[PDB]
RNA sequence: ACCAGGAUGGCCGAGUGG
RNA sequence: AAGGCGUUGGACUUAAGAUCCAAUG
RNA sequence: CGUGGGUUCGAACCCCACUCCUGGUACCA
Repeated sequence: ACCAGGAUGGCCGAGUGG
Repeated sequence: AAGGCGUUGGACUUAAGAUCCAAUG
Repeated sequence: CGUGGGUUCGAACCCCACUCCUGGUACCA
C1' cells in the first nucleotide's frame, strides 16, 4: 500500500432504531 | 448506556481482608 | 457511545467521510 474488523464507564466489555 | 472488575457511603470485626446493604461512572 | 455529516418523528445502532489500532496478502521471474 490493497482487503477485512474494530474504537462505549477508571480497566475488561454486551448492545438491534424507542 | 447494560454486566464483571474497579471507585465511594454504611454494616459486620479491635483492625484489615473476606462477607452484607447501597451509590456514581 | 473515537470524530463530524446524512436518512429517520428519533440513530450508541443504518449510510458518507476523518483519526487510532488490529488481522491477512504483497507471488513468477
Molecule: tRNA Leu, UAA-1-1
Organism: Oryctolagus cuniculus